[PDB]
This is an experimental structure of RNA (Diversity-generating retroelement (DGR) RNA Sp; Diversity-generating retroelement (DGR) RNA TR) with a sequence from Bordetella phage BPP-1, with 93 nucleotides shown. Entry title: Diversity-generating retroelement (DGR) ribonucleoprotein reverse transcriptase - Resting State 1b.
Context: bound to proteins that are not shown
C1' cells in the first nucleotide's frame, strides 16, 4: 500500500427495514 | 552511509 | 605508491609537564599554563 | 574482496 467504520454530489450490479445502503465514477478531507 | 558475506 | 619533495614547526594536535600548580577543607568524575618533546599538524610546490 | 542499498 488498490484504502477510509468517508463524506458531498451523482449514477445504477444492485440491495432496500423505503431511510438508505451498496457500488461506480465525480470532487474534497483523512490517509 | 550502515550492514552482510567471504579472503 | 602521495609511502613525493621542501618550509613552518606558529597555531592546532599529541605527549611529558599534570589528573601538576591553582581554585577550593579536600580535587571532590574542576583544572591549566609557560615550557620541553614530537608530527600526527600545517603552509607550499609537485603530485595526487 | 564481494554483495546488496540509497546519496
Nucleotide at each position: 500500500u488498490g484504502g477510509c467504520u468517508c463524506u458531498g454530489c451523482c449514477a445504477a450490479c444492485g440491495c432496500u427495514a423505503c431511510g438508505g445502503c451498496u457500488u461506480g465514477g465525480c470532487g474534497g478531507g483523512c490517509u | 552511509u550502515a550492514g552482510g558475506u567471504g579472503g | 605508491g602521495g609511502u613525493u619533495c621542501g618550509g613552518c614547526a606558529a597555531a592546532a594536535c599529541g605527549u611529558c609537564g599534570a589528573u601538576u600548580a591553582c581554585u577550593g577543607a579536600a580535587a571532590a568524575u574542576g583544572g591549566a599554563a609557560a615550557g620541553g618533546c614530537g608530527g600526527g599538524g600545517c603552509c607550499g610546490a609537485c603530485u595526487u | 574482496a564481494u554483495c546488496a542499498c540509497c546519496u

Source information:
Method: electron microscopy, resolution 3.29 A. The entry became public in 2024. The entry also contains Reverse transcriptase and Avd, not shown here. Primary citation: Handa et al., Nature (2025), "RNA control of reverse transcription in a diversity-generating retroelement". The sample was in a buffer at pH 7.5. It holds a match to the Rfam family "Bacteriophage Diversity-Generating Retroelement RNA". By type it is a small RNA.